[PDB]
Annotation
This is an experimental structure of RNA (P site tRNA) from Homo sapiens, with 74 nucleotides shown. The reconstruction used 1,272,627 particles.

C1' cells in the first nucleotide's frame, strides 16, 4: 500500500 | 432503533470443626473514540482509534 471483519460487567460471549 | 443475556468470576449470609461442593441473595458493565440521522443509537451511515485476516503476480 489493496480489500475484508471485529471492539458490549473483572474473563469468555449473546443482543 | 424502546430501561441491556448467560456463564465464569466478585460480595453477603447459610451448611461442615475447617476448605472445597452444595443451597439462599446481591452487585457488576461511556457497548472503542469523534460526528451526523433519528423523537430515541449499543444498533444505522460516515470518519479516526486498536486488533485479526485474505493478496502483491507475468517477465
Nucleotide at each position: 500500500g489493496u480489500c475484508u471483519c471485529c471492539g458490549u460487567a473483572g474473563u469468555g460471549u449473546a443482543g | 432503533g424502546g430501561u441491556a443475556u448467560c456463564a465464569c468470576g466478585u460480595u453477603c449470609g447459610c451448611c461442615u470443626a475447617a476448605u472445597a461442593c452444595g443451597c439462599g441473595a446481591a452487585a457488576g458493565g461511556u457497548c472503542c473514540u469523534c460526528g451526523g440521522u433519528u423523537c430515541g443509537a449499543a444498533a444505522c451511515c460516515g470518519g479516526g482509534c486498536g486488533g485479526a485476516a485474505a493478496c502483491a503476480c507475468c517477465a
Overview:
The structure was determined by electron microscopy at 2.19 angstrom resolution and released in 2025. It comes from the structure "In situ human 80S ribosome (composite map)". Among the 79 different proteins in the entry, which are not shown, are Large ribosomal subunit protein eL6, 60S ribosomal protein L27 and 40S ribosomal protein S19. The entry also models magnesium, potassium and zinc ions. Rfam match: tRNA. Rfam's curators write: Transfer RNA (tRNA) molecules are approximately 80 nucleotides in length. The family's RNA type in Rfam is transfer RNA. On this family, see Hou, Trends Biochem Sci 1993: "The tertiary structure of tRNA and the development of the genetic code". The work is reported in "Visualizing the translation landscape in human cells at high resolution" (Zheng et al., Nat Commun, 2025).